[PDB]
RNA sequence: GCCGGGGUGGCGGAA
RNA sequence: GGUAGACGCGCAUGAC
RNA sequence: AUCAUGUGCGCAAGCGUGCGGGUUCAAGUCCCGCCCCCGGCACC
Repeated sequence: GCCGGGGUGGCGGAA
Repeated sequence: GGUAGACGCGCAUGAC
Repeated sequence: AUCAUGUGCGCAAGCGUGCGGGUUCAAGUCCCGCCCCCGGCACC
C1' cells in the first nucleotide's frame, strides 16, 4: 500500500 | 440526535 | 475484610467522547477534510 475493525473518565466498558 | 459515562474495577471518606 | 456513602476534569470561571471546520434549539451520535492504534493479506 489494500481489506478488515477501533479511537469515549484513572481502568474494562455503557449509550 | 435529546440528561455522555450503565454496570463493575480502583481511589476517598463514614461503619464492627 | 465487609456494608454504606461519594467519585469525568477544572479552586474556580467553565471544560469535556482522535484532530479541524461545519450543519442543528440539541451531535459520542449527522456532513465535508485529515490523524492515529490493533488484526489479517500484501510481486497473485
Description:
TRNALEU with a sequence from Thermus thermophilus: 75 nucleotides with solved positions. It holds a match to the Rfam family "tRNA". Rfam 15.1 lists 5,335,975 matches to the family in 14,413 species. It is annotated as a transfer RNA. Rfam's curators write: Transfer RNA (tRNA) molecules are approximately 80 nucleotides in length. Their secondary structure includes four short double-helical elements and three loops (D, anti-codon, and T loops). Further hydrogen bonds mediate the characteristic L-shaped molecular structure. tRNAs have two regions of fundamental functional importance: the anti-codon, which is responsible for specific mRNA codon recognition, and the 3' end, to which the tRNAs corresponding amino acid is attached (by aminoacyl-tRNA synthetases). tRNAs cope with the degeneracy of the genetic code in two manners: having more than one tRNA (with a specific anti-codon) for a particular amino acid; and 'wobble' base-pairing, i.e. permitting non-standard base-pairing at the 3rd anti-codon position. Its Rfam clan is "tRNA clan". The 2007 paper behind the entry is "An Antifungal Agent Inhibits an Aminoacyl-tRNA Synthetase by Trapping tRNA in the Editing Site". It comes from the structure "LEUCYL-TRNA SYNTHETASE FROM THERMUS THERMOPHILUS COMPLEXED WITH A tRNA(leu) transcript with 5-FLUORO-1,3-DIHYDRO-1-HYDROXY-2,1- BENZOXABOROLE (AN2690) forming an adduct to the ribose of adenosine- 76 in the enzyme editing site". It was solved together with AMINOACYL-TRNA SYNTHETASE.